[PDB]
Solved structure of RNA (ITS2-1 miscRNA) from Saccharomyces cerevisiae S288c, 65 nucleotides shown. It comes from the structure "Cryo-em structure of eukaryotic pre-60S ribosomal subunits". Released in 2016, the model rests on cryo-EM data to a resolution of 3.08 angstroms. The 2016 paper behind the entry is "Diverse roles of assembly factors revealed by structures of late nuclear pre-60S ribosomes". Among the 54 different proteins in the entry, which are not shown, are 60S ribosomal protein L7-A, 60S ribosomal protein L6-A and 60S ribosomal protein L25.
Context: bound to proteins that are not shown
């Protein structure tokens, strides 16, 4: 001892259809390449699998 | 914020 954005225009009649927009999360811990960028200061992404919301000082 | 108080 709390309880998580649970719709919105436009366009056109197809007994709902096209288009645009709108979503920040649990930590830890593993291991296989691949790209773009600074100069080594390693920053962003990324085929996934174990965990009883689990836990000892990454400065 | 405090009559979700004493």
């Nucleotide at each position: 001892c709390c309880u998580u954005c649970u719709c919105a225009a436009a366009c056109a009649u197809u007994c709902u259809g096209u288009u645009u927009g709108g979503u920040a999360g649990u930590g830890a811990g593993u291991g296989a390449u691949a790209c773009u960028c600074u100069u080594u200061g390693g920053a962003g992404u990324u085929a996934a699998c174990u965990u009883g919301a689990a836990a000892u000082u990454g400065c | 914020c405090u009559u979700a108080a004493a």